[PDB]
RNA sequence: CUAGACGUCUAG
RNA sequence: CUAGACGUCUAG
Numbered sequence: 001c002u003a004g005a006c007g008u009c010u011a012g
Numbered sequence: 013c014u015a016g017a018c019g020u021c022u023a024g
Base pairs, nucleotide, nucleotide: 001024002023003022004021005020006019007018008017009016010015011014012013
Other pairs, nucleotide, nucleotide, family: none
């Protein structure tokens, strides 16, 4: 850097 | 349910 996730927060 | 912001981890 790219792509999958998990958390936190914001918003609809 | 969906979208942003921020971390994190895993892989290439």